[PDB]
Context: one part of a larger RNA
RNA sequence: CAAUGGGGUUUCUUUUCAGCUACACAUCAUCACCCUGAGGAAUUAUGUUACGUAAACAUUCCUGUUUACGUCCCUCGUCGUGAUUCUGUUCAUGCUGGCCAGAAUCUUUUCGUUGACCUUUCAAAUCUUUACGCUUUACGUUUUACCAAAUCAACGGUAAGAGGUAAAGGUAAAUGGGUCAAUGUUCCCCACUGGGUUACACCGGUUGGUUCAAUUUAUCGUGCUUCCCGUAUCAGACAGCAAUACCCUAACAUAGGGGAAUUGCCUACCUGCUACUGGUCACCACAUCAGUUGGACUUGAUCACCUCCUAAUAAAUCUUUACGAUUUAUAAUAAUGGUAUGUACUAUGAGUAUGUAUGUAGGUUGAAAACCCUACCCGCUUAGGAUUGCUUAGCAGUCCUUCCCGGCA
Numbered sequence: 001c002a003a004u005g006g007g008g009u010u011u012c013u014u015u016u017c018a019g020c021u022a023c024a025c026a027u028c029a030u031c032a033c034c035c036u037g038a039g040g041a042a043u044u045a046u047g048u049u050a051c052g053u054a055a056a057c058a059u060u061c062c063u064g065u066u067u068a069c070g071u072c073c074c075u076c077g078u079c080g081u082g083a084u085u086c087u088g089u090u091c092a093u094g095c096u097g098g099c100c101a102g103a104a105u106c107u108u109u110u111c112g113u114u115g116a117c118c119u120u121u122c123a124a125a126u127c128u129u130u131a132c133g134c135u136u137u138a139c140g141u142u143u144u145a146c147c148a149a150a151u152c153a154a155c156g157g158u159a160a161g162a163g164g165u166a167a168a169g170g171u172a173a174a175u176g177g178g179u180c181a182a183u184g185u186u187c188c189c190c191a192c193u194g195g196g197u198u199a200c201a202c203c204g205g206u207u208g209g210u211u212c213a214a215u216u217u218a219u220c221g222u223g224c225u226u227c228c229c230g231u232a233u234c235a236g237a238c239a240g241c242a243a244u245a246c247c248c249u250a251a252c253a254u255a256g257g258g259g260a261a262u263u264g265c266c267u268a269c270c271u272g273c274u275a276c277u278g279g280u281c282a283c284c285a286c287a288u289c290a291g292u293u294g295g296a297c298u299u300g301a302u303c304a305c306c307u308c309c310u311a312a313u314a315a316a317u318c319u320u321u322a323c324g325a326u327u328u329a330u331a332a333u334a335a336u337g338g339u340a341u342g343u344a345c346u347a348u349g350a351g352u353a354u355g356u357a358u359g360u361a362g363g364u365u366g367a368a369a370a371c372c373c374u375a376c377c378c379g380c381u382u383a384g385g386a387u388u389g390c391u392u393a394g395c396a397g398u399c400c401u402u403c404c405c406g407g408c409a
Base pairs, nucleotide, nucleotide: 004191005190006189007188008187010104011103012102013101016098017097018096019095020094024089025088026087029084030083031082032081033080036077037076038075040074044255045254046253047252048251049250050071051070052069053068054067055066056065057064058063111184112183113182114181115180116179117178118177119176128174129173130172131171132170134169135168136167137166138165139164141162142161143160144159145158146157147156204303205302206301207300209297210296211295212294213293214292215291216290218288219287221286222285223284227279228278230276231275232274234272235271236270240265241264242263243262244261246259247258248257312330314328315327316326317325318324338358339357340356341355342354343353344352345351346350359376360375361374362373363372377407378406379405383401384400385399386398389395390394
C1' cells in the first nucleotide's frame, strides 16, 4: 500500500428554557343557611308543665304586666353568610424533555452456555411430602357375574376364570443466590453495503390402483333448537288481616283520625320460573351413496440417468468347446445461405412465410432441419482390362477394379 464509521447498545452526573401544575387574585353560574314583608291554607283536640320571638307601658338601661305569634308550614321578595363550577395569568415545587455537556469500557449491562470467586438465598395441599432399588414372611387366594336385610351403595352366599393376595425394612432432597471473563443470540439505525430476479434434462416423472385425512352431493333412524297449545309444581305479585315504630306543641296523660315505614300470616285470582306431553322451523353429528383435494405405497406401461444397448458399424490382433476381449473413425463447433414435398397469403408471381424429410441403417452432444464417421446401394469422374475375336446370325449397346465427387449442408 487495499482495510467503509459512529451513536446509543450498559451506567452516572451539571445546566438553559419549555409542556402541565393543586390555590392566589379578577370572574361566571348554582346550592344551602339567617332576618323581615307579602298570598291563602294550615303544623289533631283536650288538660297540665315550661321555652322563645315581636310590640306597647312603666321601671332599674339591661326588669315585670298586657297584646299577637312560634314551640314555625308552602310560595315570592328582603340583608348577610357559607359551599360548588368556569375562564386568564402569576409565587411555588412537582414529572419529563429540546439543551449545556462531561465521566465510567476494573463501574454497569440484555436471553442462553462454560469457567473462576464469594455466599445464611424459589415452595403449592399437608407438616410433612417427593424420587429411586433390593430383600424377607404368611395364606385352600384373587377377579368377574348374580342373588340377598339395610342403605344412594356396601359389610352374607353361590357359579366360572385365574392360582393369586397382604405386611416390613434403606438412601437423597425440599438450596440456591450474586459478581467478573469468554461465546452464541446481527441489539437498532443512518449515506452506502440492501431494494433480491422465472421453465424444461438429472431429479425420477408420467400413469393405474390401494390406503388414510379433509371438502362437497344426496339419503335413512337417533340425540338437538325457536315458537307455541296443554298439564303439574314452585316463586313473586294483587288484595286482605294481624303486629311494631316516628310524627301531627318543647314535654307529660287520653282519645281517635290518622300521615305510613317494617314484620308475620294470607295469596293456585295476575306475573314469572321449573318439569313433562304433543306439534312446529331448522342445523349439526352419530350412519350410507357419490365428486373433489393432500400424503405414503408397490405393481401395470413408459423414457431419461453411467456403461450398456437399439443392427452398433466394417476391418485387424489374441483366444477359448464355444462366447468373447483390444485396436482402427464415430465427430464436435457449426456458416447448419440447399433441395424436395404440403400448408396460409399473394398472384396479368409461383413470389412470400411455414411444417415435414434429406438414397438405405447405425454411433453421437448440440444448433434435433443430426453437425459429422462407419457400413450398404445409385449416379459422375480417372485409366486399365474382359475370348478379342467369334460367327452356317451378325453379335453389343454391357461387365470388374482403381482415381473419383456427389444422393442435407